[PDB]
Shown are 330 nucleotides from a PDB entry: RNA from Neurospora crassa OR74A. The structure was determined by cryo-EM at 2.74 angstroms resolution and released in 2020. Primary citation: Itoh et al., Nat Commun (2020), "Analysis of translating mitoribosome reveals functional characteristics of translation in mitochondria of fungi".
Context: one part of a larger RNA, bound to proteins that are not shown
RNA sequence: GAAUUAGAAUAUAAUAAGGAUUAACCUUUGUACGAAAGGAACAUGGGGUACUAUUGU
RNA sequence: UAACAGUUUUAUUAACCUCUGGUUUACCUGUUGUUUAUGUGCCUU
RNA sequence: AGGGAUGUUACCGUCACUUGAGUAAAUACAAUAGCAUAAGCAUGGCAGGAAAGCUAAGUUAGUCAAAAAUAAGUGCUGAAAGCAUAUAGGCACGAAAUUUACCUUAAGAUAUUUCUUAAAUAUACGUAAGAAAAUAUUACGUUAAUAGGCUUAGUUUGUAAUAAUCUAGAGAUUUUAAGGAACUAAGUACUAAUUUUAUAAAAAACUGAAUGAUUAAUAUAUCUUACA
Numbered sequence: 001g002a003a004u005u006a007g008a009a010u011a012u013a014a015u016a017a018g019g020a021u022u023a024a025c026c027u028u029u030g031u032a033c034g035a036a037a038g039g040a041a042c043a044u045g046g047g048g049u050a051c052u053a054u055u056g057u
Numbered sequence: 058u059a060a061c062a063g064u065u066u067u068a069u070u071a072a073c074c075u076c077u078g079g080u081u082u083a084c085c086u087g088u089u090g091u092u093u094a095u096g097u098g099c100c101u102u
Numbered sequence: 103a104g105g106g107a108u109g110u111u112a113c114c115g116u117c118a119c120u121u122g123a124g125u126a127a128a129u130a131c132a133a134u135a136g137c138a139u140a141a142g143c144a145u146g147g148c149a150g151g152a153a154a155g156c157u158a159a160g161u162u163a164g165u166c167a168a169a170a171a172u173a174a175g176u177g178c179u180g181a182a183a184g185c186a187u188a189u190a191g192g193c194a195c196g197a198a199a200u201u202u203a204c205c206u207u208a209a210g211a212u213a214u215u216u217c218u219u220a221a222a223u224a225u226a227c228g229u230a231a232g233a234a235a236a237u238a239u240u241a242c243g244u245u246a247a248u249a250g251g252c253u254u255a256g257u258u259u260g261u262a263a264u265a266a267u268c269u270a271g272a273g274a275u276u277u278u279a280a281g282g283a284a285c286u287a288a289g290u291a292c293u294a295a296u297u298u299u300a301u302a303a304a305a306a307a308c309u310g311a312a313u314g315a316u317u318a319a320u321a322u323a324u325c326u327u328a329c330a
Base pairs, nucleotide, nucleotide: 006218007217008216009214010213011212015208016207017206018205019204023066024065025046026045033038053064054063055062056061057060068165069164070163071162072161073160077158078157079156080155084151085150086149087148088147089144090143091142092141093140094139095138096137097136099106100105101104102103110127111126113124169201170200175195177193178192179191223302224301225300227243228242229241230240231239248294249293250292251290252289253288254287255286256285257283258282259281265276266275267274268273
């Protein structure tokens, strides 16, 4: 500054450009498999000494 | 039912100072050397 | 007031300087040493603490909610091609990649039974700040808690001075959780937002459609017409 166009206050959508981007363990389960040793996959939970959920007593 | 007790790690990004620390150049306290100002300051009849 | 201690000026003296003696004089009145208070300089002189702010090694959160379309791979139906075949046609499963979702920035249609006829509004100025190189951004300006001051409560530092008592004397005890304080919060108009119409802002297009208000929204002939 040029906006559907007289100009403002406030709150704003479509849309665009970027950002975030790890891995492991336990639970399951010593289950499938296997003579034995050994040992998965699927799935659930592991935010709470607050709420809540859940496991013990 | 109550009460009591227990319920991951690592890495990374960002925000945030309640906590734990760090910082503190016009805060408080202690202290050395020296200078300046002010006050005070020795004995005796 | 006199004397003395320490100090002072002058003389004397020495090649010169200082001190002392000696010789004169003044004096805490404008004094010496010492003591007390305060400040300056020495890395903020050093040391022990330290709120606010900032900060990580601290705290919290996201990844650690979810979905779709796909890759390789894996299927159902099923012919061309009596079979077969996930080959055509008709359906489907399926990944830290993709997309969405999530977060930030940008974008600025739109919304309000919003404002404005020379303004609405914005800027400048002043007190500032959740902002901060300038600029910008967000508030406030007396009908006001914007900044400073003051007050109280916190926090922090630590028990001031005076006085009393004790002490060879450096000190101790008590009044004393004393006295302070960059800081935080709240309250308070004590100070400053404070001088007679400061500045900027020019402001409703075209066509169609729908629907109102008000009004000669005309032409031709002629040169006189009317009054007194």
The depositors describe the entry as "The structure of the large subunit of the mitoribosome from Neurospora crassa". The sample was in a buffer at pH 7.5.